[PDB]
Context: one part of a larger RNA, bound to proteins that are not shown
RNA sequence: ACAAGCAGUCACGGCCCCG
RNA sequence: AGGGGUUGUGGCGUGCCUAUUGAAGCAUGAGCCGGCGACUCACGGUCGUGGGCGAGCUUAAGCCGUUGAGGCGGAGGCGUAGGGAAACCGAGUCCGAACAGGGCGCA
RNA sequence: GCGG
RNA sequence: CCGCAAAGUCCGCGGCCGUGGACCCGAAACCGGGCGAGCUAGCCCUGGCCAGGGUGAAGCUGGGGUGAGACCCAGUGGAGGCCCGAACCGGUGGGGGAUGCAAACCCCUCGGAUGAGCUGGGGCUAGGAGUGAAAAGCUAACCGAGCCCGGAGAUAGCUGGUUCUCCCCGAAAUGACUUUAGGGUCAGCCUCAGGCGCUGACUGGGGCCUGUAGAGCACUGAUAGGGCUAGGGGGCCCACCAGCCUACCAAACCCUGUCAAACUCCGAAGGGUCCCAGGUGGAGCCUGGGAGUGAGGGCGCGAGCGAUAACGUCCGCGUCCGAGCGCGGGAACAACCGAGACCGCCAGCUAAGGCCCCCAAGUCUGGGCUAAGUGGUAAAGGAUGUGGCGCCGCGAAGACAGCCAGGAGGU
RNA sequence: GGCUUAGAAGCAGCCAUCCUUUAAAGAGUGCGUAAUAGCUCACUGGUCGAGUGGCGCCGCGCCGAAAAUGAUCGGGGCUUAAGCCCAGCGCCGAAGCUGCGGGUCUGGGGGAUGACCCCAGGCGGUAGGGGAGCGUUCCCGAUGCCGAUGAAGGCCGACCCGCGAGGGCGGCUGGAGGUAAGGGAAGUGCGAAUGCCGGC
Numbered sequence: 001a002c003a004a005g006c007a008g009u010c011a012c013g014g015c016c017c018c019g
Numbered sequence: 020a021g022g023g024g025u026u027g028u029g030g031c032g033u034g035c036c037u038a039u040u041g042a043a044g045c046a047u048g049a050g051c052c053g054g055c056g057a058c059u060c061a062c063g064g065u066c067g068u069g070g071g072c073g074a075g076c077u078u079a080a081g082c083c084g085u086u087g088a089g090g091c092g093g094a095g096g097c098g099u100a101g102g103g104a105a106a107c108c109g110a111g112u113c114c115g116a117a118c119a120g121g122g123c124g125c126a
Numbered sequence: 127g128c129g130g
Numbered sequence: 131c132c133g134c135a136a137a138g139u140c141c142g143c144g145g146c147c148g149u150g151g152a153c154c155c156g157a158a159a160c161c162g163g164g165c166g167a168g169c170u171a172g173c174c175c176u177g178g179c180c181a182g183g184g185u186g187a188a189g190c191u192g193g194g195g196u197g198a199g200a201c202c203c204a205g206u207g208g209a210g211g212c213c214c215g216a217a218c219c220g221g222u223g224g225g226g227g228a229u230g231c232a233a234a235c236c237c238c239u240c241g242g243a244u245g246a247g248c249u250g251g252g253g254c255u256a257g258g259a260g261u262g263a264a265a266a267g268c269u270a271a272c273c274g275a276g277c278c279c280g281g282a283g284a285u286a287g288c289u290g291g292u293u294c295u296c297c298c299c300g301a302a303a304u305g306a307c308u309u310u311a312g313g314g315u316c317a318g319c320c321u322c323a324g325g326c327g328c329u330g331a332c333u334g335g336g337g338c339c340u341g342u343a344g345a346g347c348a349c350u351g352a353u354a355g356g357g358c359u360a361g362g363g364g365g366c367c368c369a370c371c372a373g374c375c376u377a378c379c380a381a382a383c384c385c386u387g388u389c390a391a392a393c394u395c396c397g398a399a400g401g402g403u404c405c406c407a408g409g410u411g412g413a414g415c416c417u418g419g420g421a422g423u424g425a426g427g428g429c430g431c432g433a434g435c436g437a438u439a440a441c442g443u444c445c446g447c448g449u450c451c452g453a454g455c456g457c458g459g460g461a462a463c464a465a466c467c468g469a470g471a472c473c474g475c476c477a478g479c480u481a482a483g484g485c486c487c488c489c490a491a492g493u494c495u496g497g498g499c500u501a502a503g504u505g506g507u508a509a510a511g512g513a514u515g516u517g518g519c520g521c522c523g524c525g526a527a528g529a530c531a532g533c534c535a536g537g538a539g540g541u
Numbered sequence: 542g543g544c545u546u547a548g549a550a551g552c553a554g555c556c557a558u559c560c561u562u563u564a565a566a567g568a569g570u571g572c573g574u575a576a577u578a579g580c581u582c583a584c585u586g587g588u589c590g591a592g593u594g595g596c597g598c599c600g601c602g603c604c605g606a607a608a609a610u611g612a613u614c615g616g617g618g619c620u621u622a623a624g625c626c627c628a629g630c631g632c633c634g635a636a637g638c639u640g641c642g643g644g645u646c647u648g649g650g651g652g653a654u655g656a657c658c659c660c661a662g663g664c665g666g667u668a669g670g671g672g673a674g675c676g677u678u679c680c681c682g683a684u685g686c687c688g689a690u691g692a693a694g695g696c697c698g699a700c701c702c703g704c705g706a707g708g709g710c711g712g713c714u715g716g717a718g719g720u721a722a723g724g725g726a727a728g729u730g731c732g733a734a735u736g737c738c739g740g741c
Base pairs, nucleotide, nucleotide: 008031009030010029011028012027013026014025015024016023017022018021035048037046050741051740052739053738054737055736060150061149062148063147064146065145066144067143068142069141070140071139072138075097076096077095081091082090083089101108102107111123112122113121114120127134128133130131153291154290156288160281161280162279163278164277165276171255172254173253174252175251176250177249178248179247180245182214183213184212185210189206190205191204192203193202194201218242219241220240223238224237225236226235257273259269260268261267294674295673296672297671298670299669304317305316306315307314308313318423319422320420321419322418323417324416325415326414328411329413332408333407334406335405336404337403338402339401340400344396345394346393350390351389352388354386355385356384357383363376364375366373426451427450428449429448430447431446432445434443435442457468458467459466472643473642474641475640477639478638479637483633484632485631486617487616488615492630494629495628496627497626498625499624505619511604512603515601516600517599518598519597520596521595522594523593524592532588533587534586535585536584538561539560540559544554562566567582571580572579644664645663646662647661648660649659650658651657675730677727678726679725680724681723685720686719687718694714695713696712697711698710700709701708702707
Other pairs, nucleotide, nucleotide, family: 022699cSS026027cHS034049cWW035733tWS036047cWW039041tHS040426tSS040464tWS041455tHS042046tHH056731tWS056734tHS057291tWS057731tWH058292cHS059152tWS071076tWS073137tHS074098tWS078094tWH080092tHS084088tSS100109tSS102112tSS102122tWS103105tHS103106tHS110124tWS115117tHS115119tHS150152tWS155289cWW157285tWH158284tWH159282tWW166256tWH166257tWH166270tHS167170tWS167255tWH167260tWS171261tSS180216cHS181215tHS186207tWS186208tWS186209tHS187208tHS188207tHS195200tHS196198tHS217243tHS221222cHS221239cWS222239cWW227232tWS230232tHS231235cWS256269tHS257276tHS258275tHS262265tWS290734cSS295705cSS296704cWS300668tHS301422tSS301667tWH302423tSS302453tHH303452tHS321670tSS328410tHS330413cSS331409tHS341342cHS341397tWS342398tWH343397tHS346348cWS347390tWH349393cWS353387cWS358382cWW359380cWW359381tWS360380tWS362379cWW363378cWW363379cWW366367cWS368372tHS394395cHS419670tWS422668cSS427465tWS428465tSS433444cWW436439tHS436440tHS451464cSS454470tSS454471tHS456636tSS458482tSS468481cSS471665cWS480635tWH481634tHS482634tHS484491tWS485491cHS490633cSS493623cWH500502cHS500622tWW501620tWS502620tWW503504cHS503505tWS504622tWH506618tWW509606tHH510605tHS513602cWW525591tWS526528cHS528590tSS528591tHS529590tHS529592tWS531589tWS537583tWS541542cWS541568cWH542557cWW542568cHS543556tWS545553tWS548575tWS550576cHS550577tWS551571cWH551580tWH552572cWH556557cHS563565tHS563566tWS564585cSS566567tHS569570cHS569581cWW570581cWW573578tHS574575tHS575577tWH614617tWH618623tWS622624tHS674706tSS676729cWS682722tHS683721tHH688717tWS689717tWS691715tWS691716tSS691717tHS692716tHS692718tSS693715tHS703705tHS732733cHS
C1' cells in the first nucleotide's frame, strides 16, 4: 500500500517522549 | 497554559551555481563527504589618514653599542622661485619695436 | 593664518 | 612679542596606479641542450628458409631441306619478376568483436609464394634532420615536424573559478575615437571625503527661438475633367505664292478637382532657453579618492528599412524588466493591470481583479438584448435570423396574396 | 403575324416588334412542337375586406470556418445567465494604506561633545562605492593566569547573550594543554574551478 512529488513551508488534528 | 519527535489532511510552492536581453529550465558545472585550493609582496607613485618637527624636514651605506637596547653617521633627497628652446633675467618672466596685450608665475 |  | 593652527617634510596605516608571474588554474605553439632506429623506414656485413604438382624457352642431337642456307619435324633438354598450391609473407570481401581474448584480435574467403622473395644475428643514418616503389608515410601503441629536461609561472584582449556577517547608497549596456567592433582611452551614469548653500528636478508668470501635426497649392514637381490657344502631325490636301479644317496629340493662361520625406502662401499643440517666484530634496554646484558599464530587452507612441510580415531590424520620447524571476490580478507566464517587500501580529481599509461551485466575496437590484453554448479566437462577401429606428410607393378612386374569370384577333 | 423559312404563323433567326374590336388580350411569359392542336402567362374585370410592397440606418446573432497524440471557455457547469449593453448598492481582495510592538540609520530636541530617552523620516536591489563587526594562525600582555577537582579537539542541548558572523553555559567524550582585557602581524573563512588528494 486510491496515491501526483524541487520534497519544503504555514495551519490544524492523531500518536510517542520530557515534565 | 509548555516544549521535543513524527506526519494524516488542508493552503502555498519552478533546485544551487555559472552565463545571459531572458533559465525550473530540455543551456554550463557538480555522485557524496573530508582535507588543499585564488587579489600578495618588494620597490616607486598618487590621494586619504594618525602622529613628529616646521622655513625647514629627513638621513643612506656604514661606525659604536646591544645580544630581542639603542645611538652615531648630513654624503644625499624633498621644500624654500619662477618664466624661457636657450643665452638669460628674476617676483617676475616669455612673445614683441612697445612704458601694448596676453601666456605661465607671485599672497 | 586665527585670537591675545 | 607668546599660544595654537598652517608651507613643507619624515614615519605609520588604508585605497588605487607603475614595474615584476602581480587574483588562481588552462593552451595550440616557439627556442636551447640532451635521449631514442631493441617499433618502424632504408642501406651495409654475415647466415638461414621456399612441401609437392604443372607448363616445357634457348641450346643440343638426329632426320628432312638447300648450291650452301634460312627453315621444318622428332627426341633430348630444363628456362621463366611462368602456372596450381602448403610452410612463410600478406590483408581482398563479408560476418563477429566494440567497458574486446586483443589500445587492430577471431572465423570464413582471398593475394604473392625462384623473387623487385621472406627471415635470424651484427651494424649505420634522426628532429627542419633521417628514411620513404611517395601515403606528408614512418622515425618506440596519436608525427604537416619525435621524446625528455630546461627558458617557464611563455603568452591567452578567451572560458572557468574566486571562500565570514550585518548596515547605507546604487549604475550601465550610450557618445567620440580606436587593425576597432564580445578589447580599450575620454565623456556620461554610481559611490565616498572635503567645500559651497538654495542655486536642484518639477511647477507659475513673462519674453524670445522653431517649421513638425494639420492644412494648403503661392514656389518645385505630380495631376483628372473642360475652355482658350505659339510648333506640327492629322492632313480635302498643297507649292505658282496660300491656305483650310481638325468628336486628336503641344507651352502659357482660365474654370472645376486633387497629390508630395528631400514642395510651402500658412501653421498649431508642444519643445528649448533666459529672467522673476514656489520648491530643503539620498536636491544642486565645486575639488579630489574608488569604480562598474560601453551584448540590452519587452511594451506604448513617433519614423526609416521590411511586405501598412516576424518574439524582425534601426533611430527618437517614455516606461518597466534588467537589478523588483519578491507580493496581488491576468488559468499557468521577466517586462499587460495593481503595487516599490526593514522585522513581528490568528487585527482593520483598499488596488487591479473579482463575488454559481472548484475559489475569499451577490445564485445582489432595476431597464434592455441574444437562442448562436454566440459568449468561449478570423475576412471579403452572402441571407425573409431577431429586435429597434427612418424614408418611399400602392391601397377602401378597395390594394397585396389566392382564386373565380375572360384572356380576342387583322394573321 | 411580316425580310426569315419545305413552316418559325405567341411559343426557330430577325425588322420594325403597325394596328386594332376593347374592360382588357402581348402581331406574345413558358409548357406543347420542328413551325405545330391544347394549356399557361401579361392586362383587365370580379370575388375578397385590411393592410401590402420596396429601399436605407442601428443593436445582437447565422453562414463563409479544413491539419495532423485526447478533448475542454482554466474546469465543472451556465440560457428573463453564471452571456452581452446601460445604471446602481454591498462585499471579497496585495508584502499598497492603517492599528499595535520592535530594529537600524538620518535629522531635530533633550544632557551637553555616545550618558540614554523623546519626536519625526529613510531603510527592494545585480555590476559597483562606503561603513561597522565576527572568527582562524601567530606575537607583546606572560618568570603571569586557567588546567588531571580535567587543556585543546570531538559529540549533544528544547538553555543564555548577539540583527548576524558568532560568544556563553551545561551533560558526555577526551587526556595535556590552553591563554584575558588592550594592542600587533597574516599562508585568515570554500559548494561549485569536466579543480587537487583521499575516502565511500
Molecule: 23S Ribosomal RNA, nucleotides 526 to 1261
Organism: Thermus thermophilus HB8